The RNA, together with DNA, has 18 modelled nucleotides. It was solved by solution-state NMR.
RNA sequence: GCAUAUCAG
DNA sequence: CTGATATGC
Numbered sequence: 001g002c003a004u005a006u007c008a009g
Numbered sequence: 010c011t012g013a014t015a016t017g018c
Base pairs, nucleotide, nucleotide: 001018002017003016004015005014006013007012008011009010
C1' cells in the first nucleotide's frame, strides 16, 4: 500500500 | 457500508 476476516455499529 | 483493529501478501 492493497485485500481478507473479525469486532462494533 | 463504514470505523479501528487483527491478520494475509
The entry is indexed under DNA-RNA HYBRID, DNA/RNA HYBRID, ALPHA-L-LNA, LNA, RNA, RNASE H, LOCKED NUCLEIC ACID.